[PDB]
RNA sequence: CAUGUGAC
DNA sequence: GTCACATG
Repeated sequence: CAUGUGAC
C1' cells in the first nucleotide's frame, strides 16, 4: 500500500 | 477516520 480480521 | 494485527 491492497485485502481480510480485531479493537476504537 | 484511527489504531493494531495478519496475509498478500
Keywords: DNA-RNA COMPLEX, DOUBLE HELIX, DNA-RNA HYBRID. Solved structure of RNA, together with DNA, 16 nucleotides shown. Entry title: STRUCTURE OF A DNA:RNA HYBRID DUPLEX: WHY RNASE H DOES NOT CLEAVE PURE RNA. Sample source: CHEMICALLY SYHTHESIZED.